Context: bound to proteins that are not shown
RNA sequence: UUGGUGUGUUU
DNA sequence: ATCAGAATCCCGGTGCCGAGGCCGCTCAATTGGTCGTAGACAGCTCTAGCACCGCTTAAACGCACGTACGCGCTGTCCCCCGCGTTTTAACCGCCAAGGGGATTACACCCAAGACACCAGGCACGAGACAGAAAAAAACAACGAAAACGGCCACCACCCAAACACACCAAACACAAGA
DNA sequence: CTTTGTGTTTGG
DNA sequence: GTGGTGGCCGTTTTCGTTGTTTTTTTCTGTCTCGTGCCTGGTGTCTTGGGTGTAATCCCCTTGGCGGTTAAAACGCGGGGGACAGCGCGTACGTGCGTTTAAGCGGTGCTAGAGCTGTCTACGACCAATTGAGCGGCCTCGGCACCGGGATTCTGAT
Numbered sequence: 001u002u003g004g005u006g007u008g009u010u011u
Numbered sequence: 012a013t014c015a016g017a018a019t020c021c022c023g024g025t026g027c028c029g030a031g032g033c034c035g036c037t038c039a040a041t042t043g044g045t046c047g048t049a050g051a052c053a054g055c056t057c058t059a060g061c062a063c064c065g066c067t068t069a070a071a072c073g074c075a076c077g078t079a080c081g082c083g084c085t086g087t088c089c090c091c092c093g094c095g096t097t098t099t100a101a102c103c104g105c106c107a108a109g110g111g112g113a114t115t116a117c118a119c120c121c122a123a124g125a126c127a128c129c130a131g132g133c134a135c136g137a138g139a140c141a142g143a144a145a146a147a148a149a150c151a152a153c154g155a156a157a158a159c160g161g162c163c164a165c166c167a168c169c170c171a172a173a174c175a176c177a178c179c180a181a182a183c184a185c186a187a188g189a
Numbered sequence: 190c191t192t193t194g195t196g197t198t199t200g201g
Numbered sequence: 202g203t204g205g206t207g208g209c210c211g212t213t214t215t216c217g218t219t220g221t222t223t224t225t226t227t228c229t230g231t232c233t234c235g236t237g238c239c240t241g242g243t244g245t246c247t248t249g250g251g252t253g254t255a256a257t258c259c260c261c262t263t264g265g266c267g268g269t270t271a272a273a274a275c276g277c278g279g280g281g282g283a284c285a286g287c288g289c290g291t292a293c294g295t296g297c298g299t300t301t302a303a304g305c306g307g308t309g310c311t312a313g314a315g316c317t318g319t320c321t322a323c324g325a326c327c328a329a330t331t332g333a334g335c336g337g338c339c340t341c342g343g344c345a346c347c348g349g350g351a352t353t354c355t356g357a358t
Stems, first nucleotide, its partner, number of pairs: 003179009012358009023347002026344005032338004037333006044326004049321004054316047102268001104266001106264005112258005118252013132238017153217008162208007181198008
């Protein structure tokens, strides 16, 4: 015990 | 150049009207002649034209530089030339009529010519003020500058935190092995 | 000599 | 999609600075005036011929008309010349320093113009006679006219 993107939900 | 193909020229025939010629009349030229004056020519004086010089300097010359114009090139657009056909009035030939210009004879007004008479106009002299000459203080049409118009360009950011999930390289070239 | 695999580089 | 601030054209607005103005005072000689002396115009008169006027003529101009016939017109189509834009190369304007001779005024010399004075030759002017140059005349040939054939270009190829 990964990164990095991206989506939906909480106040 | 070499082609035909125009348009132009040069040529031989014909034809008509203006050249160039003669007929004869007349008026301009020529002749012979007088008179006086314009201008030739020799004398004389007196202006201004030429010459020559040097002090002064304004003008001209000669060269350096670059700016903006001469001109050479191009490129476009249309205004003229060529040419065929369609439209007007130029021209020629013919006669007709009267306006005006040409010619003639007559009288009188107007102008040249001539003389004597005197102030208009000229040169001459002169004194002063318009204008030329020398030298000293106010305006402007053009670049170098700042600014002042913007004006649009470029970046910054465009709330906070947390939870869950899902899903991330291909194509070409070179080398090795069968 | 040809085919396959691996490595490196890069878009109309 | 909205924020403001560094990074480029556009545009006045000054900032100067030269000629020329122009202002002065200044000195000079030219115009404009007054005086007096003479020449060209005025005045008055004549005599003669120009021109104006009126009276007749005929020539030249205008006019109008109608036939062919060339010339004007008009349009069409496209070619090349005008004209405008641009760019190159250089000649001509400008300025400065150098150099040359113009302009000035001042003096001296005589040539030549302009004014003068006498004599006469040459031109105008008049009259009378004579013949070239002019209009009017006709015939004739140099040349305008042309229809055909000889050449000398123009544009197309």

Overview:
This is an experimental structure of RNA, together with DNA, with 358 nucleotides shown. The 2018 paper behind the entry is "Structural basis of the nucleosome transition during RNA polymerase II passage". Among the 16 different proteins in the entry, which are not shown, are DNA-directed RNA polymerase subunit, Histone H2B type 1-J and RNA polymerase subunit ABC10-alpha. The entry is indexed under nucleosome, chromatin, RNA polymerase, TRANSCRIPTION, TRANSCRIPTION-RNA-DNA complex. The sample was in a buffer at pH 7.5. Released in 2018, the model rests on electron microscopy data to a resolution of 9.9 angstroms.